The RNA from Homo sapiens, together with DNA, has 47 modelled nucleotides. Released in 2022, the model rests on electron microscopy data to a resolution of 2.81 A. The entry has 13 different proteins, among them DNA-directed RNA polymerase I subunit RPA49, DNA-directed RNA polymerase I subunit RPA12 and DNA-directed RNA polymerase I subunit RPA43.
Context: bound to proteins that are not shown
RNA sequence: UGCUGACU
DNA sequence: TCGCCAGAGGACAGCGAGTCAGCAA
DNA sequence: CTGTCCTCTGGCGA
Numbered sequence: 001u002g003c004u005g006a007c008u
Numbered sequence: 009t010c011g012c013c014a015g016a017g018g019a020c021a022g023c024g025a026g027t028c029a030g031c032a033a
Numbered sequence: 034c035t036g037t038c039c040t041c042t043g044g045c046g047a
Stems, first nucleotide, its partner, number of pairs: 001032008009047004014042009
Other pairs, nucleotide, nucleotide, family: 012043cWW
C1' cells in the first nucleotide's frame, strides 16, 4: 500500500 | 449560403460514516 | 448510473 474477512 | 433552433453522441465525475484484523506484494 | 456540461454539426431562408 492493496485484497480478503468482520463491527454499528 | 451558413446562423441558430434543433439535434446527436462523448466525456467526466460523484457515488455514507467511522472501526478492527490477517496476508501478501 | 445518471446527470449536466461540452463539443460540435450539417441544414433552410436573408

The depositors describe the entry as "Structure of the post state human RNA Polymerase I Elongation Complex".
The sample was in a buffer at pH 7.4.
Keywords: RNA Polymerase I, transcription, post state, TRANSCRIPTION-DNA-RNA complex.
Primary citation: Zhao et al., Cell Discov (2021), "Structure of the human RNA polymerase I elongation complex".